Description
RNA operator hairpin: 20 nucleotides with solved positions. It comes from the structure "Bacteriophage Qbeta coat protein in complex with RNA operator hairpin". It was solved together with Coat protein. The work is reported in "Crystal structure of the bacteriophage q beta coat protein in complex with the RNA operator of the replicase gene" (Rumnieks and Tars, J.Mol.Biol., 2014). The structure was determined by X-ray diffraction at 2.4 angstrom resolution and released in 2013.

[PDB]
Context: bound to proteins that are not shown
RNA backbone atom coordinates (compact mmCIF):
# COMPACT_ATOMS: atom_id res chain seq x y z
O5' N A 1 -0.57 2.83 2.37
C5' N A 1 -0.68 3.37 1.03
C4' N A 1 -0.67 2.25 0.00
C3' N A 1 -1.90 1.36 0.00
O3' N A 1 -2.97 1.95 -0.75
C1' N A 1 0.00 0.00 0.00
P N A 2 -4.47 1.89 -0.17
O5' N A 2 -4.82 0.35 -0.41
C5' N A 2 -4.92 -0.04 -1.76
C4' N A 2 -5.10 -1.53 -1.93
C3' N A 2 -6.21 -2.17 -1.11
O3' N A 2 -7.48 -1.96 -1.73
C1' N A 2 -4.31 -3.47 -0.91
P N A 3 -8.83 -1.92 -0.84
O5' N A 3 -9.17 -3.46 -0.62
C5' N A 3 -9.10 -4.41 -1.64
C4' N A 3 -9.07 -5.78 -1.00
C3' N A 3 -10.00 -5.94 0.19
O3' N A 3 -11.32 -6.20 -0.26
C1' N A 3 -7.88 -6.77 0.76
P N A 4 -12.64 -5.85 0.58
O5' N A 4 -12.65 -7.05 1.65
C5' N A 4 -12.61 -8.42 1.23
C4' N A 4 -12.36 -9.37 2.40
C3' N A 4 -13.22 -9.17 3.65
O3' N A 4 -14.42 -9.93 3.56
C1' N A 4 -10.93 -9.33 4.28
P N A 5 -15.85 -9.23 3.32
O5' N A 5 -16.70 -9.78 4.57
C5' N A 5 -17.89 -10.55 4.42
C4' N A 5 -17.76 -11.88 5.10
C3' N A 5 -16.47 -12.14 5.86
O3' N A 5 -16.41 -11.50 7.14
C1' N A 5 -16.97 -14.00 4.51
P N A 6 -15.05 -10.80 7.69
O5' N A 6 -15.11 -11.19 9.24
C5' N A 6 -15.00 -12.55 9.64
C4' N A 6 -14.14 -12.63 10.87
C3' N A 6 -14.51 -11.59 11.92
O3' N A 6 -15.63 -12.02 12.64
C1' N A 6 -12.18 -11.55 11.61
P N A 7 -16.76 -10.98 13.09
O5' N A 7 -16.03 -10.25 14.32
C5' N A 7 -15.85 -10.97 15.52
C4' N A 7 -14.87 -10.21 16.38
C3' N A 7 -15.34 -8.87 16.97
O3' N A 7 -16.15 -9.12 18.13
C1' N A 7 -13.16 -8.66 16.10
P N A 8 -16.98 -8.04 18.95
O5' N A 8 -15.93 -6.90 19.31
C5' N A 8 -15.29 -6.83 20.57
C4' N A 8 -14.69 -5.46 20.76
C3' N A 8 -15.64 -4.28 20.65
O3' N A 8 -16.44 -4.06 21.80
C1' N A 8 -13.69 -3.83 19.40
P N A 9 -17.84 -3.29 21.72
O5' N A 9 -17.48 -1.74 21.56
C5' N A 9 -16.94 -0.93 22.60
C4' N A 9 -16.42 0.39 22.05
C3' N A 9 -17.50 1.31 21.52
O3' N A 9 -18.02 2.15 22.51
C1' N A 9 -15.86 1.09 19.87
P N A 10 -19.57 2.43 22.66
O5' N A 10 -19.99 3.68 21.81
C5' N A 10 -19.02 4.48 21.30
C4' N A 10 -19.64 5.70 20.68
C3' N A 10 -19.12 5.97 19.30
O3' N A 10 -19.78 7.09 18.78
C1' N A 10 -17.91 7.22 20.84
P N A 11 -20.87 6.92 17.64
O5' N A 11 -19.99 6.19 16.53
C5' N A 11 -18.98 6.94 15.84
C4' N A 11 -18.73 6.31 14.48
C3' N A 11 -19.90 6.41 13.52
O3' N A 11 -19.45 6.58 12.17
C1' N A 11 -19.49 4.13 14.09
P N A 12 -20.07 7.68 11.17
O5' N A 12 -19.77 7.00 9.76
C5' N A 12 -18.43 6.89 9.40
C4' N A 12 -18.25 6.42 7.96
C3' N A 12 -18.54 7.43 6.86
O3' N A 12 -17.52 7.38 5.85
C1' N A 12 -19.62 5.42 6.46
P N A 13 -16.35 8.50 5.80
O5' N A 13 -15.65 8.44 7.24
C5' N A 13 -14.69 7.50 7.63
C4' N A 13 -14.54 7.69 9.13
C3' N A 13 -13.47 6.89 9.83
O3' N A 13 -12.23 7.52 9.68
C1' N A 13 -15.41 6.75 11.11
P N A 14 -10.97 6.61 9.39
O5' N A 14 -10.50 6.18 10.85
C5' N A 14 -9.79 7.08 11.65
C4' N A 14 -10.04 6.72 13.09
C3' N A 14 -9.31 5.48 13.57
O3' N A 14 -7.95 5.79 13.85
C1' N A 14 -11.54 5.38 14.28
P N A 15 -6.80 4.98 13.07
O5' N A 15 -6.53 3.74 14.04
C5' N A 15 -6.44 4.02 15.42
C4' N A 15 -7.05 2.90 16.25
C3' N A 15 -6.51 1.51 15.98
O3' N A 15 -5.20 1.37 16.48
C1' N A 15 -8.82 1.39 16.29
P N A 16 -4.32 0.10 16.08
O5' N A 16 -5.08 -1.12 16.78
C5' N A 16 -4.43 -1.89 17.77
C4' N A 16 -5.14 -3.22 17.92
C3' N A 16 -4.65 -4.25 16.93
O3' N A 16 -3.44 -4.86 17.35
C1' N A 16 -7.02 -4.24 16.95
P N A 17 -2.48 -5.41 16.20
O5' N A 17 -3.26 -6.62 15.53
C5' N A 17 -3.42 -7.82 16.26
C4' N A 17 -4.45 -8.70 15.60
C3' N A 17 -4.02 -9.27 14.28
O3' N A 17 -3.18 -10.41 14.45
C1' N A 17 -6.15 -8.38 14.03
P N A 18 -1.78 -10.42 13.66
O5' N A 18 -2.08 -11.42 12.45
C5' N A 18 -3.01 -12.51 12.60
C4' N A 18 -3.97 -12.69 11.42
C3' N A 18 -3.38 -12.83 10.03
O3' N A 18 -2.85 -14.12 9.82
C1' N A 18 -5.28 -11.47 9.91
P N A 19 -1.53 -14.33 8.92
O5' N A 19 -1.94 -13.91 7.44
C5' N A 19 -2.80 -14.78 6.70
C4' N A 19 -3.32 -14.10 5.46
C3' N A 19 -2.25 -13.69 4.48
O3' N A 19 -1.79 -14.77 3.70
C1' N A 19 -3.78 -11.94 4.71
P N A 20 -0.26 -14.69 3.23
O5' N A 20 -0.34 -13.60 2.07
C5' N A 20 -0.90 -13.97 0.82
C4' N A 20 -1.03 -12.73 -0.02
C3' N A 20 0.28 -12.02 -0.30
O3' N A 20 1.05 -12.71 -1.31
C1' N A 20 -1.34 -10.43 0.39
RNA sequence: AUGCAUGUCUAAGACAGCAU